[PDB]
Context: bound to proteins that are not shown
Formats: sequence, structure tokens, C1' cells
RNA sequence: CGACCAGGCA
DNA sequence: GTAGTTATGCCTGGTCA
DNA sequence: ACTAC
Repeated sequence: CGACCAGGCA
């Protein structure tokens, strides 16, 4: 030093 | 017949070469 | 869910 997915807050 | 959007911003797990 | 070429 990343991605994809999935959650939650005003 | 045949495609492109959909509010802003912030914070948390889970698996992958 | 909403709507256009």
C1' cells in the first nucleotide's frame, strides 16, 4: 500500500 | 428492441492473488 | 424503481 462484496450511521 | 441513473460523506467486517 | 433512444 489494494480490490470486490456485504452491513450500519446524520 | 435496448440502455443508463440512481444524494453526500463517514466507518466496519470478510475473502482474494 | 424510473424513464428515455
About this RNA: Method: X-ray diffraction, resolution 3.5 A. The entry became public in 2009. An RNA structure, together with DNA, in which 32 nucleotides are resolved. The entry also models zinc and magnesium ions. It comes from the structure "Complete RNA polymerase II elongation complex II". The work is reported in "Structural basis of transcription: mismatch-specific fidelity mechanisms and paused RNA polymerase II with frayed RNA" (Sydow et al., Mol.Cell, 2009). Crystallisation conditions: 200mM ammonium acetate, 300mM SODIUM ACETATE,, 50mM Hepes pH 7.0, 4-6% PEG 6000, 5mM TCEP, VAPOR DIFFUSION, HANGING DROP, temperature 293K.